The RNA (stapled 16S-23S rRNA,stapled 16S-23S rRNA,stapled 16S-23S rRNA,stapled 16S-23S rRNA, nucleotides 3524 to 4450) from Escherichia coli has 927 modelled nucleotides. Rfam match: Bacterial large subunit ribosomal RNA. It comes from the structure "E. coli 70S d2d8 stapled ribosome". Ions in the entry include magnesium and zinc. It was solved by electron microscopy to 2.96 angstroms.
[PDB]
Context: one part of a larger RNA, bound to proteins that are not shown
RNA sequence: GAACUCGCUGUGAAGAUGCAGUGUACCCGCGGCAAGACGGAAAGACCCCGUGAACCUUUACUAUAGCUUGACACUGAACAUUGAGCCUUGAUGUGUAGGAUAGGUGGGAGGCUUUGAAGUGUGGACGCCAGUCUGCAUGGAGCCGACCUUGAAAUACCACCCUUUAAUGUUUGAUGUUCUAACGUUGACCCGUAAUCCGGGUUGCGGACAGUGUCUGGUGGGUAGUUUGACUGGGGCGGUCUCCUCCUAAAGAGUAACGGAGGAGCACGAAGGUUGGCUAAUCCUGGUCGGACAUCAGGAGGUUAGUGCAAUGGCAUAAGCCAGCUUGACUGCGAGCGUGACGGCGCGAGCAGGUGCGAAAGCAGGUCAUAGUGAUCCGGUGGUUCUGAAUGGAAGGGCCAUCGCUCAACGGAUAAAAGGUACUCCGGGGAUAACAGGCUGAUACCGCCCAAGAGUUCAUAUCGACGGCGGUGUUUGGCACCUCGAUGUCGGCUCAUCACAUCCUGGGGCUGAAGUAGGUCCCAAGGGUAUGGCUGUUCGCCAUUUAAAGUGGUACGCGAGCUGGGUUUAGAACGUCGUGAGACAGUUCGGUCCCUAUCUGCCGUGGGCGCUGGAGAACUGAGGGGGGCUGCUCCUAGUACGAGAGGACCGGAGUGGACGCAUCACUGGUGUUCGGGUUGUCAUGCCAAUGGCACUGCCCGGUAGCUAAAUGCGGAAGAGAUAAGUGCUGAAAGCAUCUAAGCACGAAACUUGCCCCGAGAUGAGUUCUCCCUGACCCUUUAAGGGUCCUGAAGGAACGUUGAAGACGACGACGUUGAUAGGCCGGGUGUGUAAACGGACAUGGUUGGAGGGCGCUUACCACUUUGUGAUUCAUGACUGGGGUGAAGUCGUAACAAGGUAACCGUAGGGGAACCUGCGGUUGGAUCA
Numbered sequence: 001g002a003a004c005u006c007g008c009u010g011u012g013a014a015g016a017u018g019c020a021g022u023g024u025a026c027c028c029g030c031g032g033c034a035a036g037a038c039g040g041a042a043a044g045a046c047c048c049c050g051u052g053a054a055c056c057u058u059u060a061c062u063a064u065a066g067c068u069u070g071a072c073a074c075u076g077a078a079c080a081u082u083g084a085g086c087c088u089u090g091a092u093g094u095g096u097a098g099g100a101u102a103g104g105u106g107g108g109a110g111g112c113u114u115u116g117a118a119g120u121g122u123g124g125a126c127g128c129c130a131g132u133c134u135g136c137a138u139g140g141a142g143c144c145g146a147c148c149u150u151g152a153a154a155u156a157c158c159a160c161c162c163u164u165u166a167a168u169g170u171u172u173g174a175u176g177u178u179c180u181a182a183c184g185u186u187g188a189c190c191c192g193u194a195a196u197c198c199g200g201g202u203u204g205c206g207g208a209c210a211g212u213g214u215c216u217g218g219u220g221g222g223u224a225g226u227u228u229g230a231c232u233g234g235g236g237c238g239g240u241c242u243c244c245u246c247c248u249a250a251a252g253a254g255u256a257a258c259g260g261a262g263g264a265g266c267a268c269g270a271a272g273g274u275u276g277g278c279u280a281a282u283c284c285u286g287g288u289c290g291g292a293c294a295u296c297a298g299g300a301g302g303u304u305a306g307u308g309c310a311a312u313g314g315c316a317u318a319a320g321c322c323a324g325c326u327u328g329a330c331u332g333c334g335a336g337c338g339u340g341a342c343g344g345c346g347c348g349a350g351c352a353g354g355u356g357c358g359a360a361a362g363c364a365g366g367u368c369a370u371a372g373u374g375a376u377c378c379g380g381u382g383g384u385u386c387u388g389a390a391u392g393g394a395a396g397g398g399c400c401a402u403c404g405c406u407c408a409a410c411g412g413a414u415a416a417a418a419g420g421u422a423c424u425c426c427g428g429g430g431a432u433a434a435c436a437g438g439c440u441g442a443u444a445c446c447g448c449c450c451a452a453g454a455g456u457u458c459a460u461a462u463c464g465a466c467g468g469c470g471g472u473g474u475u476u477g478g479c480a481c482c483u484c485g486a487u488g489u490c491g492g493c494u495c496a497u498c499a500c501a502u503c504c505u506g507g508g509g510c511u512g513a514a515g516u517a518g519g520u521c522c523c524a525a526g527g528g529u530a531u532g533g534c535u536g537u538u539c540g541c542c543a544u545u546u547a548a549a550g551u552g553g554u555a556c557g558c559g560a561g562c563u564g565g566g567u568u569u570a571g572a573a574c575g576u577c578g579u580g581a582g583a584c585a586g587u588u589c590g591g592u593c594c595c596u597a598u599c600u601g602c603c604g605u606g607g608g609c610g611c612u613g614g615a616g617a618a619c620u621g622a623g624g625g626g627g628g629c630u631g632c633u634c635c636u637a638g639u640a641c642g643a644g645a646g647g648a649c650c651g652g653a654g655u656g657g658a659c660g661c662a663u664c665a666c667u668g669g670u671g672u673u674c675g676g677g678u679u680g681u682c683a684u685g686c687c688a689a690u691g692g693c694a695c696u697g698c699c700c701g702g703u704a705g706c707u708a709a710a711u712g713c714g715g716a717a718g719a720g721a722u723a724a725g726u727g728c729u730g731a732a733a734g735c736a737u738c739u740a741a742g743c744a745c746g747a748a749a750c751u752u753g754c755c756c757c758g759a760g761a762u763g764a765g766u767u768c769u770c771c772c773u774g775a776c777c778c779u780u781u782a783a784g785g786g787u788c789c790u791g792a793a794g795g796a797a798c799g800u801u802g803a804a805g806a807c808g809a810c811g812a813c814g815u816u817g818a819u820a821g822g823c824c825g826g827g828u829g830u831g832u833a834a835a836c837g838g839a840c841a842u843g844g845u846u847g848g849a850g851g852g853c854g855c856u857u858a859c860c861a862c863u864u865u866g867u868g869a870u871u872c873a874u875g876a877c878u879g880g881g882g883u884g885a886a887g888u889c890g891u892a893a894c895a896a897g898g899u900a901a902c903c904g905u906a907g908g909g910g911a912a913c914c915u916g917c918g919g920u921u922g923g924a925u926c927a
Base pairs, nucleotide, nucleotide: 003017006023007022008021009020010019026608027607028606029605030604031603032602033601035600036599037598039595040594047429048428049427050426052425053424054421055420056419057418060226061225062224063223064222066219067218068217070215071214072213073212074211076179077178078177079176080175089167090165091164106158110144111143112142120137124133126131183206184205185204187203188202189201190200191199192198229241230240231239238258242264243263244262245261246260247259265410266308267367268366272326273325274324275323276322277321278320282300284298285297286296306315307314309372311370312369313368330353331352332351333350336347337346338345339344342411355364356363357362378404379403380402381401382400383399384398386397387396436483437481438479439478440477442476444472445471446470447469448468449467453463454462490565491563492562493561495557496554497553498552499551500550503528504527505526507522508521509520510519511518530544531543532542533541534540571589572588573587574586575584576583577582609760613771614770615769616768617767618766619765623757624756625755626754629657630656631655632654633653634652635651641646659714660713661712662711663710667708668707669706670705674701675700676699677698678697679694680693681692682691683690684689718752719751720750725745726744727743728742774788775787776786777785778784798814799813800812801811802810900921901920902919903918904917905916906915907914908913
C1' cells in the first nucleotide's frame, strides 16, 4: 500500500489477523466499552554525530569605535635664568730611586728678551698642604739644557693630540614671565530684522593655550569575526596518540582489542680504526688491622659473567678486557638485493682518488645488531662566474655544504584561538545511550549432595560449618539485536487475569507430639485474602482489626480508561561550584494531559437464510457459563489428657461477618406531574379570590414508581474416580514385603449433584396438533417452463398499548372488546369546617355575685453556650543564684597591692577585669 481484516502455542530483523502446528467459527447490521492494530497527530525537543547554526560569557585568539599620550601642522612677538656642544687656541695627570706633584712619540741641539729679561708687594682657584697657573703692579736686561739621577729626561724651542677642561664667538632647544595680531567666546551692546538661528560691526575676557588633521604608544567584551582535536563495548571524566623489545601470532613474512609486560626522544674525539696480547660469575682454604664483603695466594667452577642503557637474538676466531700507533666517524660512485600504497628507509661486494694500522696476507665509508626522531614552505650563513630585464657591474634567484620546529594531536589544518545554552535551532542516526522487549545468567532467589558440629545421650525432630551440584527468569548487571519520519517512564484510582515456590480454609507423615498450642516436610489453586496516621511515594514504621491480611508474571498489566502529587522545559530564590555566562541523580515556591472508534476483541440486541411440503406449540440435552468463603457460641464434656494450671478429637445444634440473587409487605430516601404556608412585584377594572415571574422564588409535608440503609433466600448434604497418605492378601527373594496378579480406604482440587443459557448440536434431534385432495398447455424432457382457477393453517402490517423496551425485539387487546384516556365509586395525601341518632316549661342544664381546677404572662433555682480576668499544679529546654575535696586557668582588690582605689557611663575582652570621659578622697609619697 492493498485486504476474502479470528484464538492459542511455537517461529521469525528477536512482542504475529496474515508464517508453522492446531482449536474454534453460518451471512449481515444496531447501540455500547476501549485490551491490541508497537492506533491518529508532530522527518524525537532527550542522547550522540556534522571539521552545522545562532545568541550569551570571559584574564581564549585577532581586530576595532571610544577614551587617553607625545611629535609635526594651524602658530606669533619680546625678555630673563641656566644644562650640552662647537673650529683653532692655554692648563692638565705625585709609583719610587729625587733640587720635586714625571701624560705619550718622533721631528732635533738651543729656546725666549726692546710690540719689554731675573727678583719684591699680590687682585680670582684647583690641590696630595707639598707645589703651582697667571693677572694687574715694580725694576726695566737674563732663566731654563744633557745635569747627581730614572724602566720612562726634561714644560729645549715644533706640531700631533688621550682624563677632566676654562676662556672666547654665536648657534635650536629647555625653564620660564610679559605681550596681542592668529584662534576660542553657549559675556554685554549695535545692525541686517517684525528674529534667544546665523552673519557683520564695536567692545570685555581668554590667548599662542584650548581645539581639530596626519602619525604614534597605552587602554579597550563597548562592539565584531572566529576557534575551542580524535580514539572510546553510548558521550563525558580519566587514559592514550611517534619510535624500540618480548608474548598473543596458529614452526616463512605479515596479523586486532581501553589485551599481557618493559624501554627510547641519547651517549662517546674514544667508548671509533687497526695491530699485539688477554679471559669471567660465585664459593671454599690460608693470610696485619680486615669486618658477611676491599687487597694477596693457591684450588674448585666453566661464562651461572661482561656488553654505555630496556628486551630479544648473538658473541671464545670473542662482538667481553688491556696496550702501542692513529683518524676510514674519508670524498666521488655503485653490480645486485630487502622492505614499504607512496614520501621514504635498509644491506651491499666492487671501482677511482687520497689515507691509517700491520713484516705480510689483509682490515677500516663509525660504535654486537635492532630505539635516540620531524616532510614541505619561509628565511640565515659560507662557497661556487651557472643566471643577471638596453649594455658593464650589482641586487635577487639557482646549484653545492650547513642552520632554525615537545610542528609530542609526532604524514606536521593557521604566523596567531577558551567556554555557556533549560532561551535555544537545523540536518541526520535505532550506525549510538535513557523506558520497555530480546539474548545471557556473573549476581540474585529457590531446591538438592556430603556430613564437621549443635541438640543433656544422640549428624539428619529442628538446624548445619568447610566444600560440591542444579532449577527459575526473579533482583543488581553484561550486550547493543528491535523502535530516534516518537514504542508517553514513577505512584495512586478504576477494572482485572494467570502461575504455584500456599498466607487462610481441607487431607496427611514425622516430632525433642501428654492435652492445648506449635515446629518441620508432603499433597492441594475451589473460594477468600483490612481500615487508618505520616509521607508524591512503591516500600517502610506506627495505631487498631481479621480465619487470613500470600508470593509473583501480565510493556515493573491498565493515561485513544481517569488523575497529575514525584520527576525532567521556560519564572524566581537558597546552599555549593565557577572571574563569568551558567551549573548541581542538591533543595524550594509556581507551572496547558488532545482524539466523534474503520478493523480485531468484548458486552448486549436485531435482520437474513439454512435445517428438504407449509404452520402453531411443548420439549430432549451435546455443549457452555454462574455458584463454591468463614468466625463465634452452646451440647457431647469439665469428659479423653495431665502433678496441677489448663483442656480436646470424632459428632450435633444455633446465631453472625463479608459476598451474591430477588423483591417493595414493613422502616425510610426521592417524589419540579398532589396539597398547603409564605416574601417582593406585576396583572386579571376594583374588594375579595386567583394566576405569571423571582433556582421548583424560598420552604413544609407527600401518592405511585424506582430504590437501600429495608427483608426473603443462597454457598450445601449426597454420588463417583482419585492425590499425598494408610492398609489387606501375596510371591519374585523358604523370611520379610501395600504390589508384581488380585482387594479395600482416603481432600474445599477432578466428574456429577444446585442455578441459568442451550438443536446455526450444518451431527441443524423428539413429541402433539392444524392446513392444503384445481384444470391445463408447452419442449431444450426434468428436482423443466407457463396459463387460468384457488389463497388454506398461520404470519405480518396498521390501530389502542404494557411493572417489555435506545431502535428492533417481547407481552396484552382491537366491538363476539376493559387495551388506553375519560367517567363513576372508593382509597391515599394535604389540613378545616358545619349533619345526622337524640332535647323544645316543672325541665333539660341555660339562675346571680363570688370561689376552685386548668390554661396563660411576669419574676426565678438547676443546667447550657461564648469570650476574658485571676490564682494553683505541671512542661523538653534555658537564665542567674546558692551550698559542696584545697579540681583547671590566671592574680583583680587589701601596702603607692607593684598601672592609686572607687562612683556614674560607654566600648572591648576566656575569666577576674581593661580602656576612654567627668567626678570623689573613703589615696600614699612632698622628706